[PDB]
RNA sequence: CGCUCAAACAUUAAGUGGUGUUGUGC
RNA sequence: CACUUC
Numbered sequence: 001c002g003c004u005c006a007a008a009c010a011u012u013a014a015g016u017g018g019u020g021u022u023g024u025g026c
Numbered sequence: 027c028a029c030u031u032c
Stems, first nucleotide, its partner, number of pairs: 002026001010019002013031004
Other pairs, nucleotide, nucleotide, family: 003025cWW004024cWW007022cWW
């Protein structure tokens, strides 16, 4: 630096998912 | 930003 994950966190009035970024194996 | 809030 890039790639997969289960959380802490951040985006929303809220939820959801996503994602952002850290966190995780490389 | 997508969908949803009996």
The depositors describe the entry as "IRES bound to bacterial Ribosome".
This is an experimental structure of RNA (IRES RNA) from Plautia stali intestine virus, with 32 nucleotides shown.
An Rfam search finds the family "Cripavirus internal ribosome entry site (IRES)" in it. Rfam links the family to the GO term ribosome binding. For this family Rfam cites "A tertiary structure model of the internal ribosome entry site (IRES) for methionine-independent initiation of translation" (Kanamori and Nakashima, RNA, 2001).
Colussi et al. published it in Nature in 2015: "Initiation of translation in bacteria by a structured eukaryotic IRES RNA".
Crystals were grown by vapor diffusion, hanging drop at pH 7.
The structure was determined by X-ray crystallography at 3.8 angstrom resolution and released in 2015.
Ions in the entry include zinc.